This is an experimental structure of RNA, with 25 nucleotides shown.
Released in 2008, the model rests on X-ray crystallography data to a resolution of 1.9 angstrom.
It comes from the structure "Crystal structure of an RNA aptamer bound to human thrombin".
Keywords: thrombin, aptamer, RNA, DNA, heparin, exosite, Protease, Serine protease, Hydrolase-Hydrolase inhibitor-RNA COMPLEX.
Ions in the entry include magnesium.

RNA sequence: GGGAACAAAGCUGAAGUACUUACCC
Numbered sequence: 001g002g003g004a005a006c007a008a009a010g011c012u013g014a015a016g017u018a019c020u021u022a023c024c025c
Stems, first nucleotide, its partner, number of pairs: 001025003008021003011016001
């Protein structure tokens, strides 16, 4: 960096390129 993450647990807050962690490359 990409996929996945049936937006899962969280965090963030005029919530956000899923930001973090958990899987894979």

Long et al. published it in Rna in 2008: "Crystal structure of an RNA aptamer bound to thrombin".